[PDB]
RNA sequence: GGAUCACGAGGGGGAGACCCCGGCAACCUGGGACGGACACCCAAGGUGCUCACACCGGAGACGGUGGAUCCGGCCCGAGAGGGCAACGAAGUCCGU
Ligand code: SAM
Numbered sequence: 001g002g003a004u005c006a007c008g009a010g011g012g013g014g015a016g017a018c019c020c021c022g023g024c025a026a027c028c029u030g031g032g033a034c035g036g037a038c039a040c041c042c043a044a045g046g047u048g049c050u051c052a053c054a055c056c057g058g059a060g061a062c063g064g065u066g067g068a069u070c071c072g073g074c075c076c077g078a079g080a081g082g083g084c085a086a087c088g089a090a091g092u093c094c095g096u
Base pairs, nucleotide, nucleotide: 001071002070003069004068005067010021011020012019013018022050023049024048027046028045029044030042031041032040034095035094036093037092053066054065055064056063057062073084074083075082076081
Other pairs, nucleotide, nucleotide, family: 008024cSS009023cSS009049tWS014016tHS014017tHS026027cHS026043tWS029086tWS031090tSS037039cHS042089cSS044086cSS045072tSS058060tHS058061tHS072085cWW077080tHS
C1' cells in the first nucleotide's frame, strides 16, 4: 500500500500473558489434467476469530483518526541460494 472489522462459532486451565480441546471462517499455501481464477469447491498446511475494536463528528445513514487481522509455514546457508510437509476431503467457470 490492498482487502476485511457484516455473518459466524465455547468448554477447561492461568493472576495475566497465554495455553489445551473443540468449533467458525475462507485472507495466504496446497489440491481440483495443462494455461488462465479476480470470481467457484475442499478445509489438509499457515494464520485469524471463537463476549466486545476504540475515540471524534452525525438526529440517522454514514464519515474521520487510531487500531486489529491476512497479504503462507518450517529447516539449512555469509549472502546469491538450497531443502521439507500440506487430507482418507474436493473435482467449479473460461480457454488451447
Ligand atoms: N479472522 C477473523 C474472523 O472473524 O474469522 C476476522 C479477521 S479481520 C475482521 C478479517 C481479515 O482477516 C480478512 O479481510 C482477511 O484478510 C483476514 N483473515 C484471516 N483469517 C481469516 C479467516 N479465517 N476468515 C476470514 N478472514 C480472515
SAM-I/IV variant riboswitch aptamer domain: 96 nucleotides with solved positions. The 2014 paper behind the entry is "Structural basis for diversity in the SAM clan of riboswitches". Method: X-ray diffraction, resolution 2.95 angstroms. The entry became public in 2014. Crystals were grown from: 50 mM Na-cacodylate, pH 8.0, 40 mM magnesium acetate, 300 mM KCl, 7% 2-methyl-2,4-pentanediol (MPD), 1 mM cobalt hexammine, VAPOR DIFFUSION, HANGING DROP, temperature 303K. Rfam match: SAM-I/IV (S-adenosyl methionine) riboswitch aptamer. The literature on the family includes a 2008 paper in RNA by Weinberg et al., "The aptamer core of SAM-IV riboswitches mimics the ligand-binding site of SAM-I riboswitches". Bound small molecules: s-adenosylmethionine (SAM). The depositors describe the entry as "Structure of the SAM-I/IV riboswitch (env87(deltaU92, deltaG93))".